[PDB]
Context: bound to proteins that are not shown
RNA sequence: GCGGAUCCGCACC
RNA sequence: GCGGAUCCGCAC
Numbered sequence: 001g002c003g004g005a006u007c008c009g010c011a012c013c
Numbered sequence: 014g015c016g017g018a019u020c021c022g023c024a025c
Stems, first nucleotide, its partner, number of pairs: 001023010
Other pairs, nucleotide, nucleotide, family: none
């Protein structure tokens, strides 16, 4: 530069 | 979905 995951935050009121 | 943190992979 990209590609996954998890936790959290936010939008939808 | 988007973002933050943390990890894992690939490309340096």